An RNA: 49 nucleotides with solved positions. Crystals were grown from: 0.04 M Lithium chloride, 0.08 M Strontium chloride hexahydrate, 0.02 M Magnesium chloride hexahydrate, 0.04 M Sodium cacodylate trihydrate pH 7.0, 30% v/v (+/-)-2-Methyl-2,4-pentanediol, 0.012 M Spermine tetrahydrochloride, 30% v/v (+/-)-2-Methyl-2,4-pentanediol. It comes from the structure "Crystal structure of Broccoli aptamer with DFHBI-1T". The work is reported in "A general strategy for engineering GU base pairs to facilitate RNA crystallization" (Ren et al., Nucleic Acids Res., 2025).
C1' cells in the first nucleotide's frame, strides 16, 4: 500500500434523553441511537495479502 469486518476494537462527531445554567451552553447517560463505499481535515487500531 490492497482487501473484508461496525460499535464486543477504540476515539471523535452527530443524535436523543436527563441534570445544571449567567439560557451562550456545559456535564452525564444512551447503540433495536448512526456508514465498514466512510458522510472524518484518523476510516486510528485489530484481522487478512
Ligand atoms: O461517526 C459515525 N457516522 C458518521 C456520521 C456514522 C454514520 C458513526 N456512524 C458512528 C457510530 C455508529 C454506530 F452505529 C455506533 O454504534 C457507534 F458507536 C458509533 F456522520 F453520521 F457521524
Nucleotide at each position: 500500500g490492497g482487501g473484508a469486518c461496525g460499535g464486543u476494537c477504540g476515539g471523535g462527531u452527530c443524535c436523543a434523553g436527563a441534570u445544571a445554567u449567567u439560557c451562550g451552553u456545559a456535564u452525564c447517560u444512551g447503540u433495536c441511537g448512526a456508514g465498514u463505499a466512510g458522510a472524518g481535515u484518523g476510516u486510528g487500531g485489530g484481522c487478512u495479502c